[PDB]
Method: solution-state NMR. The entry became public in 2004. An RNA structure, in which 34 nucleotides are resolved. The entry is indexed under STEM-AND-LOOP STRUCTURE, SIX-NUCLEOTIDE BULGE, GUGA TETRALOOP, RNA. The entry is an ensemble of 20 models.

RNA sequence: GGAGGACAUUCCUCACGGGUGACCGUGGUCCUCC
Numbered sequence: 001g002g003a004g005g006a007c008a009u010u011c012c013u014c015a016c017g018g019g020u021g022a023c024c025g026u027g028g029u030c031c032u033c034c
Stems, first nucleotide, its partner, number of pairs: 001034007014027005
Other pairs, nucleotide, nucleotide, family: 007029cWW009011cHS011027tWS019022tHS
């Protein structure tokens, strides 16, 4: 970085990732294997 599985969340610009930046994308962590 990717593939598979469970668990958790407390919310509508809220939240989060990528950038010198506009801005765009997105919904938390783990588990399993590569």